[PDB]
Context: bound to proteins that are not shown
């Protein structure tokens, strides 16, 4: 590149993938893998 993963956070010793989120940390913070 192209896809996945409540998996790591400035809660993730708790959810769920926004099918809550475009202010709450966030116009989905931030990392990892899997594939050419």
């Nucleotide at each position: 590149g192209c896809u996945g993963c409540g998996g790591u956070g400035u809660g993730g010793a708790a959810g769920g993938a926004g099918u809550g989120g475009c202010u709450g940390g966030g116009u989905u913070g931030c990392g990892c893998a899997g594939c050419g």

An RNA structure, in which 36 nucleotides are resolved.
Method: solution NMR. The entry became public in 2011.
Phan et al. published it in Nat.Struct.Mol.Biol. in 2011: "Structure-function studies of FMRP RGG peptide recognition of an RNA duplex-quadruplex junction".
The entry is an ensemble of 10 models.
It comes from the structure "RNA Duplex-Quadruplex Junction Complex with FMRP RGG peptide".
Keywords: RNA Binding Protein-RNA complex.
The entry also contains Fragile X mental retardation 1 protein, not shown here.